[PDB]
Molecule: U65 Box H/ACA snoRNA
RNA sequence: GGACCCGCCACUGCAGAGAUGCAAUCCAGUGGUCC
Numbered sequence: 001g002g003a004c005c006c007g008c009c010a011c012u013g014c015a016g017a018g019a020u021g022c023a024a025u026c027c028a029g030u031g032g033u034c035c
Base pairs, nucleotide, nucleotide: 002034003033004032005031012023013022014021015020
């Protein structure tokens, strides 16, 4: 100077001829080493 090691969860609404746009909401400071 840089990396790695473990456990229970999930997805919505809405228009349009045509083409497409958009959010409400969301994860961080124990220990340890190897060139």